[PDB]
Context: bound to proteins that are not shown
RNA sequence: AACCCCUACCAACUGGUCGGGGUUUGAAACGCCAACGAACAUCAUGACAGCGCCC
RNA sequence: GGCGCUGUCAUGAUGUUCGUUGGCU
Numbered sequence: 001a002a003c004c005c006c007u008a009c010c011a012a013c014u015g016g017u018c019g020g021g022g023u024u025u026g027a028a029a030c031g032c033c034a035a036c037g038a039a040c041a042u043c044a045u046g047a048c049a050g051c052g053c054c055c
Numbered sequence: 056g057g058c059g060c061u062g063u064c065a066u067g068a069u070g071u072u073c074g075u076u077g078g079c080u
């Protein structure tokens, strides 16, 4: 962002401006700091086996 | 015993996505 509800003005009302709400809508209910458990990939580290090269 | 890389596992360090706890206005 979609979808439904709500105050104030507009508005065929199958539509919009400043905004709020929704666990009873779709895979779907919560401003930072500081931590926890799972998975993804990179740097560094010692150990494993191997693909090839030199002494 | 060396040059280049790949693959497993354990220690450690950094970034992303989901979900949890305590504090701040």
Stems, first nucleotide, its partner, number of pairs: 006019001008017002032078002035075001039072001040070001042068001053057001055056001
Other pairs, nucleotide, nucleotide, family: 002025cWW003022cWW003025cWS004021cWW005020cWW010015cWW011015cWS026028tHS031079cWW032079cWW034076cWW036075cWW038073cWW040071cWW041069cWW043067cWW044066cWW048062cWW048063cWW051059cWW052058cWW054056cWW